[PDB]
Context: bound to proteins that are not shown
RNA sequence: AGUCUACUACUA
RNA sequence: AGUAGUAGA
Numbered sequence: 001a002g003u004c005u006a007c008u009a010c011u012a
Numbered sequence: 013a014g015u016a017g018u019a020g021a
Stems, first nucleotide, its partner, number of pairs: 003021009
Other pairs, nucleotide, nucleotide, family: none
C1' cells in the first nucleotide's frame, strides 16, 4: 500500500 | 459514517 466500482461483516 | 476482508480495472 493509491483511484474508482462495489460486496460482505462489525462498530458509534 | 468508520474499520477489517475480498474481487475487478